Shown are 746 nucleotides from a PDB entry: RNA from Schizosaccharomyces pombe.
Among the 42 different proteins in the entry, which are not shown, are Probable nucleolar GTP-binding protein 1, 60S ribosomal protein L6 and Ribosome biogenesis protein rlp24.
[PDB]
Context: one part of a larger RNA, bound to proteins that are not shown
C1' cells in the first nucleotide's frame, strides 16, 4: 500500500416525527 | 387556594400491597354514605 | 381553630407484563429496500408471502414474575392471531309508510268565537293559519316498528384451508428455584 | 418531600403488635 | 418475640369528574332598566398610545293596501283628498301613565299659597219608583182533574 | 204497590 | 189561570 | 205602599227653665202690727 | 237757750191681740206647665199597678199613631271657589 | 277690567311607564369525543346583479362536483318549464 | 333539473398566521431543478416543482499520530 471495527461528522439523501389552539374537568411546578 | 409556567384524554390521575389489622381475620385502584366533626394536635 | 384513617354499607370489579437461570442440538427475533398477492370506512386503508442488505451475541425471540416457577417423570383432560358463504341478531347512517268537519246559524275586516249536528282517538303535546283549531296544514300516537341504502358488532351453522414431529391445564417429585443501589438508611438545611 | 455530607444487607429489608 | 408485606422496573378497562367542544330534552326562572355586556349591527359602535374598557337600541297593520291625484310653497312639509274595521295604527307608527309645555273655558289673587272642619254660590251625579200589589163575579183555555184508557225509566 | 216523564180523550168535580 | 166586569189596599 | 222630607199628638230616656200648694224646724225665727202698764230721754216737739 | 208729750212724737221693759205672720233652712213616694236631643232593641217569657173575677188594660224589660208635600222631584252627595276657625 | 301668576277641566304637545307578547337569556338534566406542518385557532384582502357596523365564500370566491327532494328565486329585473 | 334547498363521501381554498428559502408591518431580496415562451436556453422573461429548525430509523460519502490484522 490495503482491510475491518469504534467514535465523530456531512447530505434539499429515503421515510417519519415536534411545536401551535381550546384548557369545564386531569396531572405536575413554584406560589402571595 | 388566586395569579404565573408546563402537559394529556374522552376522561384523566390511581392500580393489582415493601396494605391494613390483632380478628373466627380482611385483600389492586376509584367513587359515594358512614366512621366523624371522632381520634390526634 | 385545624382535622384523619382502619372496620362496616354501596357502585364497579380484570388482571397482569419485564430484569434476574444457556435457545447453545444451531438469533428460533426485528426494522428497512425491491417484487408479487391481497385487502379496505378508503383507488385515500391495512397486511401476507418471496427476496436483498441492515439491526442484534455489549442479547432480539420461546420460557418465568414469587399467586410462583424451571427441569424431570407420570396418565388423565385439552387446542385455529386464518379464509369465505348463508341466515339471524345488534349498533350506526340515510331514506319511505300513517285518523278524523273545514257541515248549517249569529257577531266580526277575518271564525279558529258562540249555538247546534257528527266524527277520529296507541293521536285531546306543541307550532302555523286574518281572534281560544284533536278533525285546515305541519305534526303527535302507532314507532320499544314494518319496509327499505350502505358501512359496521360479537356470535350460529356450514365450506375451504391449517400443518400438530407441535402447544397447554394437574398430578408425581431421591433435582432446582435466579427477585431491581448513590437506592434503603443515618446526620443535617428549605 | 426536596438540598448537602456519608453510605448498606440477604430469611434480608419495610410497616405494625 | 410475634403478625403481615416484598420497595428502589412497567402496563391496564368499569364504577368517578366535566360553567369547555358537537348535539339533545326540560324548567313553580327573567320577560326588554329584567334575564348573558349583548332578544336588534354586540365584544359591534365608541374610548384609551397600550394592556384594556365598552354601551344605547324589541312590537305599524290581518294584509303596505306605506297615502294615487289636485293645489300652496325654493325646500322641508302643509292642505284638500284616498287605503284600512281602526290613521283615536302614518315608519317621530301596539297600548301611550306621570313630571312638563301651549291654547281654550270657568274661577281666584291688597307685601303667601298649601290642608283639615262646618256650610253658602255654580256645575253635575246617583237613587227601581217604574208601577207594582192584593181582592170577587162572569166568560174561555187544561192538568198535577177524570165514579177515565196506554208507553218508558225507576221503585 | 207508586214516584216522576209522557202520549191520547173529556176538560164534567177540584185547582190555577 | 188569559180576557171583561167591579170594591179596598 | 216601600223612598225621601215635613209636621202634630200620647209616650219612654237624658236634661234645662218657670212656677203652684202644704207640712217640719230657729228666740216653737227675730221683727212688726194692734192694745194695756211702767221706765227713760232725746238728733227737744208743742210750749218756755 | 232751757225742758219731758202737751197742739209732734221717740226709745226701753212687761202684758196682751198670740194659740200671730213672714223670712230663712229644709222635706213631700204634692202638683201645673215651656223648650232641647235621643227611638238603640224586635212574638210571648219578668217584675209590677189598675182591675173586674173570664179576662183584660196600663206611662210596667228601649216608639207608636194621625195626617201632609214628592218622581221635567223634595232631600243626599262630589268638584271649583268663598266665608268663619284652626 | 284685560294681562301676569296660581287652581280646576277639555284639547293639543312632550315623554316612554303600565299591560300583552318573545327565533333571547339563565338554570338543571341526558348522549357523545371530533383541532394542527396533509398547514389549526386567529388576522388582512377580495368575491353578491343592484349591499350599506351582518352572513356565506376563496380568483372554481354570497361557491362547483355527488346524492336526495322535486319547479322555484324574489325588492327588481332575470330565465322559464 | 328551477332551489340564497337539503344532504354531502370527490375537489377548490388568496396573502398571512406554530409559519417554514431570507428580511420586514407594508414595499422586497434570493438560490436550485424542470418546462415553456417570443424565429435564438451566447441574451431575456414567465410558469411549474423545491430550499425552516430540532430529533428518530435506515442509505451513501467521509475524517480520526481511536483499536488492530495483513510474508
Nucleotide at each position: 500500500u490495503u482491510g475491518a471495527c469504534c467514535u465523530c461528522a456531512a447530505a434539499u439523501c429515503a421515510g417519519g416525527u415536534a411545536g401551535g389552539a381550546c384548557u369545564a374537568c386531569g396531572c405536575g411546578c413554584u406560589g402571595a | 387556594u388566586a395569579a404565573g409556567c408546563g402537559c394529556a384524554g374522552g376522561a384523566a390521575a390511581a392500580g393489582a400491597a415493601a396494605a391494613u389489622a390483632a380478628c373466627c381475620a380482611u385483600g389492586a385502584u376509584u367513587c359515594c354514605c358512614u366512621c366523624a366533626g371522632u381520634a390526634a394536635c | 381553630g385545624u382535622g384523619a384513617a382502619g372496620c362496616g354499607g354501596g357502585a364497579a370489579a380484570a388482571g397482569c407484563u419485564c430484569a434476574a437461570a444457556u435457545u447453545u442440538g444451531a438469533a428460533a427475533u426485528c426494522u428497512g429496500g425491491c417484487a408479487a398477492c391481497a385487502u379496505u370506512u378508503c383507488u385515500u386503508u391495512u397486511g401476507u408471502u418471496g427476496u436483498c442488505c441492515g439491526a442484534g451475541u455489549u442479547g432480539u425471540a420461546a420460557u418465568u414474575u414469587c399467586a410462583a416457577g424451571a427441569a424431570g417423570c407420570u396418565g388423565c383432560u385439552u387446542u385455529g392471531a386464518g379464509u369465505g358463504u348463508a341466515g339471524a341478531c345488534g349498533a350506526u347512517c340515510g331514506g319511505u309508510c300513517u285518523a278524523a268537519g273545514u257541515u248549517c246559524c249569529u257577531u266580526g275586516g277575518a271564525a279558529c268565537a258562540g249555538g247546534a249536528c257528527g266524527u277520529c282517538a296507541g293521536a285531546g303535546a306543541g307550532g302555523g293559519u286574518g281572534a281560544g283549531a284533536a278533525c285546515c296544514c305541519c305534526g303527535u300516537c302507532u314507532u320499544u316498528g314494518g319496509u327499505c341504502g350502505a358501512u359496521u358488532g360479537g356470535a350460529u351453522a356450514u365450506g375451504c384451508c391449517a400443518u400438530a414431529u407441535a402447544a397447554a391445564g394437574c398430578g408425581c417429585u431421591u433435582u432446582c428455584g435466579a427477585a431491581g443501589a448513590g437506592u434503603c438508611g443515618a446526620g443535617u438545611u428549605g | 418531600c426536596a438540598g448537602c455530607u456519608c453510605u448498606a444487607a440477604a430469611u434480608g429489608g419495610g410497616u405494625g403488635g | 418475640u410475634c403478625a403481615u408485606c416484598u420497595a428502589a422496573a412497567g402496563c391496564u378497562a368499569a364504577a368517578u369528574a366535566u360553567u369547555g367542544g358537537c348535539g339533545a330534552g326540560a324548567g313553580a326562572c327573567c320577560g326588554a332598566u329584567a334575564g348573558c355586556g349583548a332578544a336588534c349591527a354586540a365584544g359591534u359602535a365608541g374610548a384609551g398610545u397600550g394592556a384594556u374598557c365598552g354601551a344605547a337600541a324589541g312590537a305599524u297593520g290581518a294584509a303596505a293596501a306605506g297615502a294615487a291625484c289636485u293645489u300652496u310653497g325654493a325646500a322641508a312639509a302643509g292642505a284638500g283628498a284616498g287605503u284600512u274595521a281602526a290613521a283615536u295604527a302614518g315608519u317621530a307608527c301596539g297600548u301611550g301613565a306621570a313630571a312638563u309645555u301651549g291654547c281654550u273655558g270657568a274661577a281666584a289673587g291688597g307685601g303667601a299659597a298649601g290642608c283639615a272642619u262646618u256650610g253658602g254660590a255654580a256645575a253635575u251625579c246617583a237613587g227601581u219608583c217604574u208601577u207594582a200589589c192584593c181582592u170577587g163575579g162572569g166568560u174561555g183555555a187544561g192538568a198535577u182533574c177524570a165514579g177515565u184508557a196506554g208507553u218508558c225509566u225507576c221503585u | 204497590c207508586g214516584a216522576g216523564a209522557c202520549u191520547a180523550u173529556g176538560c164534567a168535580c177540584u185547582c190555577u | 189561570a188569559a180576557c171583561c166586569u167591579g170594591g179596598g189596599u | 205602599a216601600g223612598g225621601u222630607c215635613a209636621g202634630c199628638a200620647u209616650c219612654a230616656g237624658u236634661u234645662u227653665u218657670c212656677g203652684g200648694g202644704g207640712g217640719c224646724g230657729g228666740a216653737a225665727a227675730a221683727a212688726g202690727a194692734a192694745u194695756a202698764a211702767g221706765g227713760g230721754a232725746a238728733g227737744g216737739u208743742g210750749g218756755c | 237757750u232751757g225742758u219731758u208729750u202737751a197742739u209732734a212724737g221717740c226709745c226701753c221693759u212687761u202684758g196682751u191681740u198670740g194659740u200671730a205672720a213672714u223670712a230663712c233652712g229644709u222635706c213631700c213616694a204634692c202638683u201645673g206647665g215651656g223648650g232641647a236631643c235621643u227611638g238603640a232593641g224586635g212574638a210571648c217569657u219578668g217584675c209590677g199597678g189598675c182591675u173586674u173575677c173570664g179576662u183584660g188594660c196600663c206611662a210596667a224589660g228601649g216608639a207608636u199613631g194621625c195626617u201632609g208635600a214628592c218622581a221635567u222631584a223634595a232631600u243626599g252627595g262630589u268638584u271649583u271657589u268663598c266665608a268663619a276657625u284652626g | 277690567a284685560a294681562a301676569c301668576u296660581u287652581u280646576c277641566a277639555g284639547c293639543a304637545a312632550c315623554g316612554g311607564a303600565u299591560c300583552u307578547c318573545u327565533u333571547g337569556g339563565c338554570u338543571c338534566u341526558c348522549g357523545c369525543a371530533u383541532c394542527g406542518a396533509u398547514g389549526a385557532a386567529g388576522a388582512a384582502c377580495g368575491c353578491a346583479g343592484c349591499g350599506a357596523a351582518a352572513u356565506g365564500c376563496g380568483a372554481u370566491a354570497c361557491g362547483u362536483a355527488a346524492u336526495g327532494u322535486g319547479a322555484a328565486u324574489u325588492g327588481c329585473a332575470g330565465a322559464a318549464u | 333539473g328551477a332551489a340564497u334547498c337539503a344532504u354531502c363521501g370527490a375537489a377548490u381554498c388568496u396573502u398571512u398566521g406554530a409559519a417554514c428559502g431570507c428580511a420586514c408591518a407594508u414595499u422586497g431580496c434570493g438560490c436550485c431543478u424542470u418546462u415553456g415562451g417570443g424565429u435564438u436556453c451566447u441574451a431575456c422573461c414567465a410558469a411549474a416543482g423545491g430550499c425552516a429548525u430540532g430529533c428518530c430509523u435506515g442509505u451513501u460519502u467521509g475524517a480520526g499520530u481511536g483499536u488492530c490484522a495483513u510474508u
An Rfam search finds the family "Eukaryotic large subunit ribosomal RNA" in it. Its family is annotated with ribosome and structural constituent of ribosome in the Gene Ontology.
Ions in the entry include zinc.
Released in 2022, the model rests on electron microscopy data to a resolution of 3.7 angstroms.
Entry title: Fkbp39 associated 60S nascent ribosome State 1.